Notes: Entry title: Unique features of mammalian mitochondrial translation initiation revealed by cryo-EM. This file contains the 39S ribosomal subunit. 16S ribosomal RNA, mitochondrial, nucleotides 154 to 1035 from Sus scrofa: 882 nucleotides with solved positions. Bound small molecules: GUANOSINE-5'-MONOPHOSPHATE (5GP). Primary citation: Kummer et al., Nature (2018), "Unique features of mammalian mitochondrial translation initiation revealed by cryo-EM". Among the 53 different proteins in the entry, which are not shown, are Uncharacterized protein, unassigned secondary structure elements and Mitochondrial ribosomal protein L28. The structure was determined by cryo-electron microscopy at 3.2 angstrom resolution and released in 2018. Lineage of the source: Eukaryota > Bilateria > Sarcopterygii > Eutheria > Sus. An Rfam search finds the family "Archaeal large subunit ribosomal RNA" in it. The family has 91 seed sequences and 2,955 matches in Rfam 15.1. Clan: LSU clan. The reconstruction used 75,666 particles.
Context: one part of a larger RNA, bound to proteins that are not shown
RNA sequence: AAAAAAAAGCAAAGAUUACCCCUUCUACCUUUUGCAUAAUGGUUUAACCAGAAAAAAUCUAACAAAGAGAACUUUAGCUAGAUACCCCGAAACCAGACGAGCUACCCAUGAGCAGUUUAAAAGAACCAACUCAUCUAUGUGGCAAAAUAGUGAGAAGACUUGUAGGUAGAGGUGAAAAGCCUAACGAGCCUGGUGAUAGCUGGUUGUCCGAGAAAGAAUUUUAGUUCAACCUUAAAAAUACCCCAAAAACCCUAAAUUCCAAUGUAUUUUUAAGAGAUAGUCUAAAAAGGUACAGCUUUUUAGAAACGGAUACAACCUUGACUAGAGAGUAAAAUCUUAAUACUACCAUAGUAGGCCUAAAAGCAGCCAUCAAUUGAGAAAGCGUUAAAGCUCAACAAAUUCACCAACAUAAUCCCAAAAACUAAUAACAAACUCCUAGCCCAAUACCGGACUAAUCUAUUGAAACAUAGAAGCAAUAAUGUUAAUAUGAGUAACAAGAAGCCUUUCUCCUCGCACACGCUUACAUCAGUAACUAAUAAUAUACUGAUAAUUAACAACCAAUAAACCAAAACAACACUAAAACGUUUAUUAAUUACAUUGUUAACCCAACACAGGAGUGCACCAAGGAAAGAUUAAAAGAAGUAAAAGGAACUCGGCAAACACAAACCCCGCCUGUUUACCAAAAACAUCACCUCUAGCAUUACUAGUAUUAGAGGCAAUGCCUGCCCAGUGACACCAGUUUAACGGCCGCGGUAUUCUGACCGUGCAAAGGUAGCAUAAUCACUUGUUCUCCAAAUAAGGACUUGUAUGAAUGGCCACACGAGGGUUUUACUGUCUCUUACUUCCAAUCAGUGAAAUUAACCUUCCCGUGAAGAGGCGGGA
Numbered sequence: 001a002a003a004a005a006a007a008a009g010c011a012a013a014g015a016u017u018a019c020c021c022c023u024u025c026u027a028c029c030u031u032u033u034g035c036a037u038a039a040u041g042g043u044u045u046a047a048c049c050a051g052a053a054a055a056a057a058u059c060u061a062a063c064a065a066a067g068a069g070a071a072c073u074u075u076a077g078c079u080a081g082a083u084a085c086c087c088c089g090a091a092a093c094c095a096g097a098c099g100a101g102c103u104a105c106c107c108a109u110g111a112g113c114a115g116u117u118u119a120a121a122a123g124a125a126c127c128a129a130c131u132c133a134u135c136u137a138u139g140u141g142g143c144a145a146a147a148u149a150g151u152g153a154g155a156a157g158a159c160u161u162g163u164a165g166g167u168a169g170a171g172g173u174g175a176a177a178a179g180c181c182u183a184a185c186g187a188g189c190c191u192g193g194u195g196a197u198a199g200c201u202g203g204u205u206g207u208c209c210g211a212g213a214a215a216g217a218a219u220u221u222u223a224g225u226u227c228a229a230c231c232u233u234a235a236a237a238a239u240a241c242c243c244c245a246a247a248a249a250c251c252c253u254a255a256a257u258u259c260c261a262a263u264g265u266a267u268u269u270u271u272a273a274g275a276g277a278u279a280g281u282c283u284a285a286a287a288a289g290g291u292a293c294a295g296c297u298u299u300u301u302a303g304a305a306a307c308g309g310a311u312a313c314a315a316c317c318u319u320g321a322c323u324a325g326a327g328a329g330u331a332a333a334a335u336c337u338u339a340a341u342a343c344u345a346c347c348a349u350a351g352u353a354g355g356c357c358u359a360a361a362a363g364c365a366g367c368c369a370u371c372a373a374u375u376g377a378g379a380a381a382g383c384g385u386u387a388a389a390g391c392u393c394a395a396c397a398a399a400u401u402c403a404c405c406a407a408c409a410u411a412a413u414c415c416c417a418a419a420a421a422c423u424a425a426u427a428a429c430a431a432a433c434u435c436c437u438a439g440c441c442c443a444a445u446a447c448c449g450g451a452c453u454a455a456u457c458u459a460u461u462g463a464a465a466c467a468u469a470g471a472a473g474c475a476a477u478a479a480u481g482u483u484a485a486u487a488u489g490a491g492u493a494a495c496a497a498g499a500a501g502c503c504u505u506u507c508u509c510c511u512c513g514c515a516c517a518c519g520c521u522u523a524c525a526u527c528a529g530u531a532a533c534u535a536a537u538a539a540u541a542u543a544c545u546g547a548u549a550a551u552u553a554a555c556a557a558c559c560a561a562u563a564a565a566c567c568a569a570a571a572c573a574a575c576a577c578u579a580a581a582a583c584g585u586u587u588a589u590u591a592a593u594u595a596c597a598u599u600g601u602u603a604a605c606c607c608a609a610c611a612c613a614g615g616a617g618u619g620c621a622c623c624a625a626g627g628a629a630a631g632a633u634u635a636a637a638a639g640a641a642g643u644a645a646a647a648g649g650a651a652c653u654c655g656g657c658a659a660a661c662a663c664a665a666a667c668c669c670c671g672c673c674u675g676u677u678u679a680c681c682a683a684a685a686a687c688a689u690c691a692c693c694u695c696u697a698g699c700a701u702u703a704c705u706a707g708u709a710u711u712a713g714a715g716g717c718a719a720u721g722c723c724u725g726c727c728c729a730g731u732g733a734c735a736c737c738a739g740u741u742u743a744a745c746g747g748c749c750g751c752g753g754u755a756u757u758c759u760g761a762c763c764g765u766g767c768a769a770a771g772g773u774a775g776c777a778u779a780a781u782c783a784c785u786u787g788u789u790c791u792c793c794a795a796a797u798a799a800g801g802a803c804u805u806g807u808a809u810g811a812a813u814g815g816c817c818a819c820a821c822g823a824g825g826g827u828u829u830u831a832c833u834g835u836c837u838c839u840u841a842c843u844u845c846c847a848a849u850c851a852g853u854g855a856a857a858u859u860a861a862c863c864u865u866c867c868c869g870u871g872a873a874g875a876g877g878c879g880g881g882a
Base pairs, nucleotide, nucleotide: 012024013023014022026875028041030039044485045484046483047482048481057083058082059081060080061079063077066073067072086203087202089200093193094192095191096190098188104167105166106165108163109162110161111160112159113157115126116125130154131153132152135150136149137148138147169185171181172180173179206452207451208450209449210448216227217226218225219224231274232273233272234271235270236269237268238267239266240265241264247258248257281304282303283302284301285300286299287298288297289296308317309316322439323438324437325436327435328434329433349373351371354368355367356366378393381392382391383390456471457470458469459468460467487859494853495852498507499506500505501504508628509627510626513620514619515618516617523602525548526547527546528545529544534541535540555600556599557598560590561589562588563587564586565585566584578581606615607614631850632849633848634847639845640844641843642842643841644840645839647837648836651835656832664829665828666827667826668825669824670822671821675687676686692716693715694714695713696712697711721816722815723814725748726747727746730745731744732741733740734739749766750765751764752763753762775809776806787803788802789801790800791799862876865882866881867880868879869878
Other pairs, nucleotide, nucleotide, family: 010860cWW011863tHS016018tHS027042cWW028478tWS029040cWW032034tHS032872tWS033280tSS033314cWS035039tHS036871cWS043486cWW049476tHS049479tWS050203tWS050476tHH051204cWS052053cHS053084tHS055084tWH062078cWW064076tWS065074tWS067078tSS070071cHS088201cWW090197tWH091196tWH092194cWW097189cWW099169tWH100103tWS100167tHS100172tWS102679tWS104173tSS107164cWW113128cWS114127tWS118122tWS120122cHS123673cWW129155tHS134151cWW139144tWS143147cWS143613cSS152823cSS158674cWH158688tWS168171cSS168181tWS169188tHS174177tWS175675tSS178187cHS202479cSS211447cWW212446tHS213445tWH214280cHS215216cHS226278tWH229276cWW242263cWW243261tHS244260tWS246259tWW275447cSS276446cSS280305cWW281315tHS290293tHS306308tHH306318tWH306431cWS308332tSS310313tHH312869tWS318331cSS330431tWH333429cWW335419tWW341407tWS342401cWW343402tWW343403tWS344345cSS346397tWS350372cWH351352cWW352379cWH357365cWW363380cSS363382cWH363391tWH364383cWH364390tWH374377tWH376395cSS377394tWS380381cHS384389tHS385387tHS385388tHS416867tHS453475tWS454474tWS461466cWW488858cWW489857tHS490856tHH491492cHS491854tHS492855tWH493854tHS496851cWW497537tWH509629tWS511625tWW519605cWS520603cWW522551tWH524549cWW530532tHS530541tWH533544cWS550551cWS553555tWH553601tWH558597tWW569577tWH570576tWH570582tHS571575tWW573575tHS578580tHS608612tWS628629cHS636847tHS637847tHS638846cWS645834tWH646834cWH646838cWW649833tHS649835tHS650656tHS650657cWH650658cWW650833tWH652835cSS653655tHS660832cSS662831cSS670685cSS672690tWS672820tWS673689tHS677684tWH678682tHH678683tWH690718tHS691717cWW692743tWS693743cSS698708tSS699708tWS699709tHH700701cWS717812cSS719818tWH720817cWW723811tWS724812cWH727769cSS728741tHS728744tWH735738tWS742745cHS747769tWS747770tSS754760tWS754762cWW755759tWH760761cHS760762tWS767771tWW768770tHS772773cHS772810tWS773811tWH774810tHS778787tHS779781cHS779806tWS781809cWS792798tWW793795tHS811814cSS861877cWW870875tWH
């Protein structure tokens, strides 16, 4: 492929008349306390791909006071045999080779720089070629292992560039970026050392059975070891647990231990061999720490790690894990209760405003008495008044259900089984428990013991594929394993040929053209062929195939030495400038002397893995030469590139990034300036730099230098201007000790008392080598800090200006002003605008459909829903629902 699929779910299993539909099960390895985990690994298939040693031991056998085919060992030993200890992986380190055709810097030798502006070729100005690489957008397995489009900076120089040479890894080179040294350089590459070494990760291959392990001690040790305790395999024994009295502390003190006869059981101890393990969870209990917090942490006693239950579930609960039954009995176990607060009539008059303190205290701010009339009513239990008055309570009478306390909001995607108050329940239903019928008669990780065995080979059998032995490269669902092959993603992304026709003639457009050097090597030419192979498709052919041919020297390469005179640039060279400059004549002495020597001559080409939008020197050209943006359609979104836009004009935003009918002005910070730098995320405030300063040198044939202190090296700092304060105690370095040095490394202070008052000229005193001078200052300057104030704005943590102890500024690790300059970093104004309010229209590329060709990361398997719960604490897969 034949043969697309049909609700539902780790893909199957129980089954079933029946494929599904029903029911029950959270892939496998690894790693872990614990993994369905959304932790690791795997697209899939095949083939390859990983335990090795005999000291002691045990087992079997020989012979045995001796044994061994010499060397030794022996108080039952000796001798022999059999039993045993993996695989892949660093960054590194060392030696020697190879690398400077890239790049850094040099040395020779060539080559370029047009126009404009200027007395000027002035590291001036504008702007090409040329060289760089600012900013944005594309692009991100790309056109490209750093590009494209726009935009930018330099552009007679510290400029670019060709060719040939040099410097080499303990190195070189460096306008220091720890840059560059052939696409990975905090130190290249290759080979060897090398099977480097990993206490770290990953991996580690037949079947079945027996037992079976959670941590005390040390340790550059806590990611590991080695001892104990456990445990396993054999072997010898005798007691082993369980354990009643009696017994074990002094103040108080629990659950309980210790120790032991009996008794119930069969265990325990030694001997000989061994490893693994020694990164621990929750539950209950006693405590500690913390928050009388944690799924927290640290010890002690106990427990667990079901295929049953607690919906799901590791640790809770039930349960001495065998095999077959279409039997049975049991266990733990399934909706938890409450939701509760009624308290009513009636009546009020007397000493008297009781005595006090106070403005007033009249039952009722407060202090003291608390008596007394009426059947009955406090010198008043609540409210009320400034003091009252006024409302109620308790008192009579009137009556009479009962009356003490008790109530408490909430979360984020979608509530979360459905439901239900009575026909009888110490029911029933429900497990690896237990019975039953049969048995081959009881689960397991690391380590340990045993029995079997696939496939090969050898010895003898055997002879339709075997047996007993002996051997081994002796077994693969997992190493981002190796190699091949195949899928998936995907017929997806992506790729291309201007039009018509009479077929090579006209049209329509765009402009890197011809030659040489270097480099490539026949890719060139003619004829023929193309089913397939090259072209990322075709048509056909400069590129695939075959055959046959070809570039002809005048150009170019090859193409003398030794003496001797010559001080006098190239620049349209008249003459000069400073940086002092490439390029030959002649004279003499000899130079074989004689047609035709030899070699390069194609191209559509080279370096980039490609018929690559990249990189490539020179001379002439800007067309007279070269070429084609569209395979054919359609006219969706989103994306790319563009053109235009009403009113507004930065309201966008970190920022006017980008864009613009704009292409202007101002102010700060930092650096003087042109220059240089991290090839491929930084171009700057970093580096260099003119200038200024320190140090070190008195000199000869390979550097410095054919130089000589106005020189040359080693540095610092950064032009100019004003400056560069104090310190030699420490540390250096000179002086081999003294002593000298800060434009050497570096340093440059307090406490107390004083002017009527804050300050402190002054005073005291301590310590230092000196005590931070000038300047500047909320700074690119610890924090405080969004210091304070003014200006700018309608509004400012911004910007500028002042104040300013900055107790952590500060003077060549330079301090302060300034010109000019800057793809540096900030701020204002104008202008301009699709940045924005608030988007729109249309083109092209992409796009989608047709035709051709045809990638990539990826992939346990998928029959690949949502919700809420749960859970290795965030579920398509588990539970409950939809």